18S ribosomal RNA, nucleotides 1 to 1062 from Drosophila melanogaster: 917 nucleotides with solved positions. Hopes et al. published it in Nucleic Acids Res. in 2022: "Ribosome heterogeneity in Drosophila melanogaster gonads through paralog-switching". An Rfam search finds the family "Eukaryotic small subunit ribosomal RNA" in it. Clan: SSU clan. Rfam links the family to the GO terms ribosome and structural constituent of ribosome. Keywords: Specialised ribosome, Drosophila melanogaster, Ovary, RIBOSOME. The reconstruction used 185,913 particles. Among the 76 different proteins in the entry, which are not shown, are 60S ribosomal protein L38, 40S ribosomal protein S11 and 40S ribosomal protein S23. It was solved by electron microscopy to 3 angstroms.

Context: one part of a larger RNA, bound to proteins that are not shown
RNA sequence: AUUCUGGUUGAUCCUGCCAGUAGUUAUAUGCUUGUCUCAAAGAUUAAGCCAUGCAUGUCUAAGUACACACGAAUUAAAAGUGAAACCGCAAAAGGCUCAUUAUAUCAGUUAUGGUUCCUUAGAUCGU
RNA sequence: UACUUGGAUAACUGUGGUAAUUCUAGAGCUAAUACAUGCAAUUAAAACAUGAACCUUAUGGGACGUGUGCUUUUAUUAGGCUAAAACCAAGCGAUCGCAAGAUCGUUAUAUUGGUUGAACUCUAGAUAACAUGCAGAUCGUAUGGUCUUGUACCGACGACAGAUCUUUCAAAUGUCUGCCCUAUCAACUUUUGAUGGUAGUAUCUAGGACUACCAUGGUUGCAACGGGUAACGGGGAAUCAGGGUUCGAUUCCGGAGAGGGAGCCUGAGAAACGGCUACCACAUCUAAGGAAGGCAGCAGGCGCGUAAAUUACCCACUCCCAGCUCGGGGAGGUAGUGACGAAAAAUAACAAUACAGGACUCAUAUCCGAGGCCCUGUAAUUGGAAUGAGUACACUUUAAAUCCUUUAACAAGGACCAAUUGGAGGGCAAGUCUGGUGCCAGCAGCCGCGGUAAUUCCAGCUCCAAUAGCGUAUAUUAAAGUUGUUGCGGUUAAAACGUUCGUAGUUGAACUUGUGCUUCAUAC
RNA sequence: GUAUGUAAGCGUAUUACCGG
RNA sequence: CCGGUACUAUUACUUUGAACAAAUUAGAGUGCUUAAAGCAGGCUUCAAAUGCCUGAAUAUUCUGUGCAUGGGAUAAUGAAAUAAGACCUCUGUUCUGCUUUCAUUGGUUUUCAGAUCAAGAGGUAAUGAUUAAUAGAAGCAGUUUGGGGGCAUUAGUAUUACGACGCGAGAGGUGAAAUUCUUGGACCGUCGUAAGACUAACUUAAGCGAAAGCAUUUGCCAAAGAUGUUUUCAUUAAUCAAGAAC
Repeated sequence: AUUCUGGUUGAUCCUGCCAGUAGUUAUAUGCUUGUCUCAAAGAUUAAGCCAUGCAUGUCUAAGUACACACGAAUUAAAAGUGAAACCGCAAAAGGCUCAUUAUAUCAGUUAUGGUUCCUUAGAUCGU
Repeated sequence: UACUUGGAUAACUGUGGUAAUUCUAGAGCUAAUACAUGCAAUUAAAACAUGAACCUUAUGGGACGUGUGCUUUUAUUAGGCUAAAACCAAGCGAUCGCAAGAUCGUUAUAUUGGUUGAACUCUAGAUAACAUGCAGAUCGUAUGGUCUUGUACCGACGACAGAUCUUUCAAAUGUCUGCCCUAUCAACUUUUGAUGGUAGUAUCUAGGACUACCAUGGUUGCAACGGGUAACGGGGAAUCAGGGUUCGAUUCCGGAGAGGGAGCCUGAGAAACGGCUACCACAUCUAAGGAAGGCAGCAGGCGCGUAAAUUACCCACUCCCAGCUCGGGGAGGUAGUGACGAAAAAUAACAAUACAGGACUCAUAUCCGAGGCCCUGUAAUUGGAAUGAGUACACUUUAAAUCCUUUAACAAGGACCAAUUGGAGGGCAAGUCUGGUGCCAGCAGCCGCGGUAAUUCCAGCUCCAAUAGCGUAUAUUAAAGUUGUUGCGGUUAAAACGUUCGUAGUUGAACUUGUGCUUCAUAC
Repeated sequence: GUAUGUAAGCGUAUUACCGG
Repeated sequence: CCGGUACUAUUACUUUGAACAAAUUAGAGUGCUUAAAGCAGGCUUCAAAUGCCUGAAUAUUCUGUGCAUGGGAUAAUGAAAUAAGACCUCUGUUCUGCUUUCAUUGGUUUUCAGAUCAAGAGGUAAUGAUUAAUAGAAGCAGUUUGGGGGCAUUAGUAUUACGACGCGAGAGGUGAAAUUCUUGGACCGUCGUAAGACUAACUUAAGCGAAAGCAUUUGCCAAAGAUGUUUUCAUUAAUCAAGAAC
């Protein structure tokens, strides 16, 4: 770090493009590389196919415990650890990708008094 | 009409089947906060209709028999609100007439939040019903108040759970604006919903969303409709003085989808595919009967390609989920690959003589000596001072590590710890060097070189740029006053329609209370 | 004596009440 | 002087706001040794020490739409025409309505009627229409003017082609020619008749027309610029995709 040079002619002034010029989280590639801090990364073409392995499971003194699997002692209270199994909850979040999609998605604004809702907390529970 | 209950299954035992583990049958056992039934205080007075042993010229009175959960549905009625009398039947309050009574009259009586935009069909309430469900037979730690240790006597807690209202994590629709290229896309939509009305259905709900009947609308040069897109949108990214152009698969929000489509179960939540069902395409096993599969999760392999890494380690982090201080989480963190890209920076430094330069003093002055020197180079002269690069004990590091940092011992004399990528005609900073070749080989972004002297080739000797870098290819921005809003050009360089009308469009004359004074607050 | 750059007073009423 | 308070022609523009993700970007502060980063850290102090101190800015952005508020220059629309003009004549002619009282509760029915239609209309309002553009349009008792366009009419010589008559062998043409015209009667001279074209010279650095174009008079038809104008209307104008006329 608000700038341009070469190329049409015997030489001129122009229009004019070509060629230079530099940046690029911008890709590949070429050659070489002593550290070191951060670090993008199967997007482009094939959202084409895939060996194997794993990525979703969970227990409190407080749903259920007949296991000698282990604890003890004639107490049903064993209240121990609790494997299994049942039940409850979660598996609709995350993670990957960009094929589809041109007022559609999206962004902002405003609405739902046009609705719905586990959970969470708060209030509430006789004929 | 018992307040404390009903039955039946896994786990478990036991015997089995097919190519086949996946799959599952048959029998014997048993649970609950799983499934099912079920409250004598659900208890009435009170409230209040209906009758009822009540019985009176009035804003008048009753034992009792009956009935009155919430929720859904329908229906009704109130629904948020300025003031008085003239006159009048009951003459009760009260007054007068002897009275039959006559004229009057006080307040409690158009008594529910409500957006503070409101017939909010809305949360509330009452009335007349409604049908059909739902309604706490649950659990750990303590127990004593009270003992007759006798179901006479009551804490704190949590829950498969409870129900209604209010919140909250959300969603899903709708509002108003804003999107790229295209007219060699000018009219589109509406039989088969297109635009509206109307009644419905359907959904959680509005709505042509769907149906039936009417109406004929609706969009359009201010670009509809159609097509293209090498289009997921936006935050943002690259590049310039400004104005801008190009890009955004990519870590954040939103949408979208899991080989292609469709369907769907359970669930508050899915049209879920690390759920199912089928078709289609691919593949798999099979003893030929059949059974299962979707890596656009993390790694990994093939493939296509110009084009992209480990079949590693752990939940310590950040948070998420579960019955939930503790389990799980290739979410996440963490090493290995890594010149995509950013940052700090090895490749020497200080002196000596050796050979040497100008300059400083001075013989002297485009000649010349001495101190050669406020100089610098070339020295395998030589001799010294530093050091991190490595290296290695230990340390810190971390979930456990590694690396860096911190580090006891080791470690430089170039011959090595040895920097290369491009160019030397111009544009463009840099040999008119030396051999080679001879319009050849080739070089060159363009201009141009080369034809037995080449400043351009190929090499040697040098040199110059940027430097752990730099060259090439494609794209893109600046350059570009060559896209011009800022800001171009159109007599002759490319460019005013042959002419004039003319709608859309774009642009459109002047005119309206302007100030004056009086002032004072206030720069000098 | 100069400078109103905040404002107030004439062009008949630049919006009616109570409050201090 | 000071607050509640009744009342706000409009839109664009503009002031300050509200309102809304972070990262990025702009960038505040800070010795990770520095740096790009980071969101920490720092101090009393080498301390003991809930022992303190302050962080973790403010903005472009998420540009516009939409909202709140100030302004009223600029620029459009708006209003009052024989007045469905305003205040007024506040007249009660017409209203609308319903909560307060007719003890309660019913009938007779007036007032305030919160409001809302129209006023007894004949009376009190300077009772209402900006300019008229060296903009346009249209007019004119207007005077004209021009190869402007249309239709009739009409003239001019010429060039042909033929008819007469005279003449005599050439004539067209060309760089030189030849083709060609002379069964001579051509060429030429002449009077003619007929036809179709073209309007010379005057003709310009004149004119008209939108442009292409426009030339013999004369009549008729419709149109045009310009000048003149103390005429008329009042912004009607400018230019132009599509489309039209030549």